Aptamer 11F7t (36-MER): 36 nucleotides with solved positions. Released in 2018, the model rests on X-ray crystallography data to a resolution of 2 angstrom. Keywords: Serine Protease, Blood Coagulation, Aptamer, Inhibitor, HYDROLASE-RNA complex. Primary citation: Gunaratne et al., Nat. Biotechnol. (2018), "Combination of aptamer and drug for reversible anticoagulation in cardiopulmonary bypass". The depositors describe the entry as "DesGla-XaS195A Bound to Aptamer 11F7t".
[PDB]
């Protein structure tokens, strides 16, 4: 670069709420990393 693993998600879905630094992870923008 490519795939893939996990991480991460205040923006676009879903959601529950004491409205938001919220769960959550379908998706755009991004991060290690492992393998090649």
């Nucleotide at each position: 670069g490519a795939g893939a693993g996990c991480c991460c998600c205040a923006g676009c879905g879903a959601g529950a709420u004491a409205a938001u630094a919220c769960u959550u992870g379908g998706c755009c923008c991004c991060g290690c990393u492992c393998u090649u």